[PDB]
RNA sequence: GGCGCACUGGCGCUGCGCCUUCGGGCGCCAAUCGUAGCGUGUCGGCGCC
Numbered sequence: 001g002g003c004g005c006a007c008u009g010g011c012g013c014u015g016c017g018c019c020u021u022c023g024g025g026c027g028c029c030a031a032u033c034g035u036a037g038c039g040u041g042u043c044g045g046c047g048c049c
Stems, first nucleotide, its partner, number of pairs: 001049005007044001010040005015028005
């Protein structure tokens, strides 16, 4: 560097409710990494070559 795991749960886009000291914060069944949802495998960690 490539690839994988999806630990990390970030990032881009498009919405719906609540809070706010306007800097932001909270939430959006279950299944399916994650997500409200759609997309994206990384500053890293671990594995393979």
An RNA structure (Pepper (49-MER)), in which 49 nucleotides are resolved.
It was solved by X-ray crystallography to 1.64 angstroms.
The PDB entry is titled "Crystal structure of the Pepper aptamer in complex with HBC".
Crystals were grown from: 0.1 M ammonium chloride, 0.005 M magnesium chloride, 0.025 M HEPES, pH 7.0, 1.25 M 1,6-hexanediol, 40% MPD.
The work is reported in "Structure-based investigation of fluorogenic Pepper aptamer" (Huang et al., Nat.Chem.Biol., 2021).